Background: SSU-20; SSU-19 from Toxoplasma gondii: 36 nucleotides with solved positions. The PDB entry is titled "Cryo-EM structure of the small subunit of the mitochondrial ribosome from Toxoplasma gondii". Method: cryo-electron microscopy, resolution 2.52 angstrom. The entry became public in 2025. The reconstruction used 375,745 particles. Shikha et al. published it in Nat Commun in 2025: "Numerous rRNA molecules form the apicomplexan mitoribosome via repurposed protein and RNA elements". NCBI's taxonomy places the organism under Eukaryota, Sar, Coccidia, Sarcocystidae, Toxoplasma.

Context: bound to proteins that are not shown
RNA sequence: AAGGGGAUGUUUAGCCGGGAAAAA
RNA sequence: AUCCCAGGCUGA
Numbered sequence: 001a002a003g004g005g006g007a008u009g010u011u012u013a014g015c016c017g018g019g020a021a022a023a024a
Numbered sequence: 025a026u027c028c029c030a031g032g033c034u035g036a
Stems, first nucleotide, its partner, number of pairs: 012035005017029003
């Protein structure tokens, strides 16, 4: 400095494998 | 069951 100091802005989802805690 | 993985793969 009338007017950007604005606007846009939910988390990727499964499977396998290994590890730790709780439980067992 | 989702705390970790200097371990992996997948999704027309």